[PDB]
Context: bound to proteins that are not shown
RNA sequence: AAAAAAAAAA
RNA sequence: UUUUUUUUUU
Numbered sequence: 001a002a003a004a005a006a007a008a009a010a
Numbered sequence: 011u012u013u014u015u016u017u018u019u020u
Stems, first nucleotide, its partner, number of pairs: 001019009
C1' cells in the first nucleotide's frame, strides 16, 4: 500500500 | 470508495 472475511459510512 | 477489527501479501 492493495486485496479477502466481519462491521460501519458513503 | 475511506476507516475499524481478523487475515494476507509487500